An RNA structure (16S rRNA, nucleotides 880 to 1490) from Pyrococcus furiosus, in which 599 nucleotides are resolved. Keywords: RNA modification, cryo-EM, ribosome. It holds a match to the Rfam family "Archaeal small subunit ribosomal RNA". Its family is annotated with ribosome and structural constituent of ribosome in the Gene Ontology. Lineage of the source: Archaea > Methanobacteriota > Thermococci > Thermococcales > Pyrococcus. Primary citation: Garcia-Campos et al., Cell (2025), "Pan-modification profiling facilitates a cross-evolutionary dissection of the thermoregulated ribosomal epitranscriptome". Method: electron microscopy, resolution 2.84 A. The entry became public in 2025. Entry title: Structure of P. furiosus 70S ribosome grown at 102deg. The entry has 60 different proteins, among them Large ribosomal subunit protein eL34, Large ribosomal subunit protein eL39 and Large ribosomal subunit protein uL24.
Context: one part of a larger RNA, bound to proteins that are not shown
RNA sequence: UGGCGGGGGAGCACUACAAGGGGUGGAGCGUGCGGUUUAAUUGGAUUCAACGCCGGGAACCUCACCGGGGGCGACGGCAGGAUGAAGGCCAGGCUGAAGGUCUUGCCGGACGCGCCGAGAGGAGGUGCAUGGCCGC
RNA sequence: GUCAGCUCGUAC
RNA sequence: GUGAGGCGUCCACUUAAGUGUGGUAACGAGCGAGACC
RNA sequence: GCGCCCCCAGUUGCCAGUCCCUCC
RNA sequence: GCUCGGGAGGGAGGCACUCUGGGGGGACUGCCGGCGAUAAGC
RNA sequence: GGAGGAAGGGGCGGGCGACGGUAGGUCAGUAUGCCCCGAAACCCC
RNA sequence: GGGCUACACGCGCGCUACAAUGGGCGGGACAAUGGGACC
RNA sequence: GACCC
RNA sequence: GAAAGGGGAAGGGAAUCCCCUAAACC
RNA sequence: GCCCUCAGUUCGGAUCGCGGGCUGCAACUCGCC
RNA sequence: GCGUGAAGCUGGAAUCCCUAGUACC
RNA sequence: GCGUGUCAUCAUCGCGCGGCGAAUACGUCCCUGCUCCUUGCACACACCGCCCGUCACUCCACCCGAGCGGAGUCCGGGUGAGGCCUGAUCUCCUUCGGGAGGUCAGGUCGAGCCCGGGCUCCGUGAGGGGGGAGAAGUCGUAACAAGGUAGC
RNA sequence: GUAGGGGAACCUACGGCUCGAUC
Numbered sequence: 001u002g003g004c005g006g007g008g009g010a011g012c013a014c015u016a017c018a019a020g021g022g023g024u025g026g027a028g029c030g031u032g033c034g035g036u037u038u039a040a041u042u043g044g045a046u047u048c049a050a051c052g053c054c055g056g057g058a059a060c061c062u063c064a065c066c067g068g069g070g071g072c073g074a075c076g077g078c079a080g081g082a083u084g085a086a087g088g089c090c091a092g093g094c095u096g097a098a099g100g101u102c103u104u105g106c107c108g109g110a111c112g113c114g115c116c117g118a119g120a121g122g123a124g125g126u127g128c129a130u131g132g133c134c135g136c
Numbered sequence: 137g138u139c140a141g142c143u144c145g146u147a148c
Numbered sequence: 149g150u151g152a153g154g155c156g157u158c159c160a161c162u163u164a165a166g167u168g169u170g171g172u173a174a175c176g177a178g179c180g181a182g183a184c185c
Numbered sequence: 186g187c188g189c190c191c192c193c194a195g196u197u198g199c200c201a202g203u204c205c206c207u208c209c
Numbered sequence: 210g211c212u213c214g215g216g217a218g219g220g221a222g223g224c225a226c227u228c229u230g231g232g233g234g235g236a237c238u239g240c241c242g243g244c245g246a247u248a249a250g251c
Numbered sequence: 252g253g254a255g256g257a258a259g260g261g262g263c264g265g266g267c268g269a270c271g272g273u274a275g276g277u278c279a280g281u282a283u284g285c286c287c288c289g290a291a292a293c294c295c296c
Numbered sequence: 297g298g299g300c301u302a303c304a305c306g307c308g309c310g311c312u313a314c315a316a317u318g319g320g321c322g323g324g325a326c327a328a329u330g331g332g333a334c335c
Numbered sequence: 336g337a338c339c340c
Numbered sequence: 341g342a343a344a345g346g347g348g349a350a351g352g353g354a355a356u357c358c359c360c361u362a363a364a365c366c
Numbered sequence: 367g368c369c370c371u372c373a374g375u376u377c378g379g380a381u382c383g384c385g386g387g388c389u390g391c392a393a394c395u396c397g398c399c
Numbered sequence: 400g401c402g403u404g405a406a407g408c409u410g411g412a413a414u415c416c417c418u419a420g421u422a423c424c
Numbered sequence: 425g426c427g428u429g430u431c432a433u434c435a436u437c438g439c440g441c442g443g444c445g446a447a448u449a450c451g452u453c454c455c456u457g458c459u460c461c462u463u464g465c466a467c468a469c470a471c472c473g474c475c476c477g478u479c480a481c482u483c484c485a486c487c488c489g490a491g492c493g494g495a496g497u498c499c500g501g502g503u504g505a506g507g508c509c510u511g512a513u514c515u516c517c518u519u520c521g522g523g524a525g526g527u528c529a530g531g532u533c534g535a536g537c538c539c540g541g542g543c544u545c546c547g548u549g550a551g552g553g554g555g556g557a558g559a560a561g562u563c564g565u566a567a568c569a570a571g572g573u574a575g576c
Numbered sequence: 577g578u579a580g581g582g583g584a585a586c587c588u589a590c591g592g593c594u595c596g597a598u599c
Stems, first nucleotide, its partner, number of pairs: 001468002003465003007462007016452002020417005027312008035303002043054002065298002068296004075117004080111001087107003091103004121288002124286003130282001132277003135273002141179006148154001158171004184266002186263002189234007198224003204220006237259001240253002243251002314410001318370004323366002330359003335352001338348003377407001382402003386399003424443001425441005471571001473568001476564002479561001481558004486553003491548013506533012574594003578589004
């Protein structure tokens, strides 16, 4: 100095009361929470000032969860590269379906994640690092 | 909390 | 007042309001309220 | 922004008076 | 209702009323009585 | 309180929320520090 | 492709009702705010 | 989206 | 077409056309 | 204006059967009429 | 569209909104 | 009841719109909360604060405790090595002055040992008492506001 | 201060102080 007092005063308020009107709490259902189940049943908010809130009435996308498939590293280098490297296809197999990969050959002409640093990207943690906005 | 409060210069 | 701090910002009345009148160890002012849209 | 009055404006807004046509 | 009278629609026409939207007026405790202190104010 | 008046006492309803605090909510709206994944937490079906 | 939409149970906020201050049938009246190009 | 079927 | 709904299609870029003759009430 | 005249009913509209549509590439999980 | 026809016959303690074109419908 | 936001479809949802249209008060702090002045405060994490005590567990020191020992120093009484002095006696030596010592008696200083009483300090010993530290324990709320019965 | 009670903080009686609020 503040904050408190089941201390004293002064005021104020229908998220206080007094006088009133209609309601909720009892039933079914719409929706949102806690709990349980699941592969997942993605997360935040839990007195007012969480719970038809995140304008969240989600079949695909939203999506952050789960099963599965494929693709991606600018820039520096290393191995490898013109008996041919980044990439692309007619038919069949794998496949939920796919030149995604394989048998088949055929185009393509300079690079090169196959490896080492550094990156793009991240609705991955941190709102007890913050800015901005919002409730009280 | 749409609560009426929160402060500054000089002086004391 | 050595100092943390205090006064103005306190008292009586009034206002929804630190809104306004008077008294005062204080005199003035800023943001709020008002004003404004 | 709402509530009353005044001035200006009159179309895509309004139809009270006046005239014509049609119908009951 | 046989049309005294009454009703509906369209034309020209009007904006008279409603309305639209710009500019203004109006209400400021303004006045009367009372309370407060005669003021703040109520 | 009353007259007048459409409107009597903030005319009636709204916008505008101060210095500060609430480790109040938000990184999952954007921005952003550090840490982390970085052929995977990245991107598509 | 599936899930967020599950479901012994507790809770918030709502809709519908528990009827005559009504249900059904036929008939008769009256608004405003807003929006409109794969509309 | 009048209006028509 | 019994209803949901279906086919054609004027006007409207909106004071011009449409959503639009609401329910409670009688 | 008429029927219902106090009753789980001509109150209540959940819950389910069949059938017909709309949107959407896709309607069973999981749409609406 | 037709068919079907579950709780519910007014609610305990407790608790919420609202002062006028406002509340309720 | 209607419009819109969400919208390819889906609105018991959010934001607005009009249609009908009341009852009650023109007050109070009684409950629930905030604002200002004053008052008391052991609170400042600011009353969802602070702070007591018994009891439960782990360690540390102290005391009581049937007692049991150790060390040091004093006092009293017994016993008592050894030395010194005195008397007598014996051996040896002798310069005849005396000298060196054995035995007995007496008197002194007194080590050591034993017993009894004190004083000072030290060690431990079953169990018991309270004290201090400890971490989030159990019971209640004693004090700080008029701390809810004012405190002391 | 004293005295007596109670699981424990503590309670009660007599005399005293304010280091006690409100009126």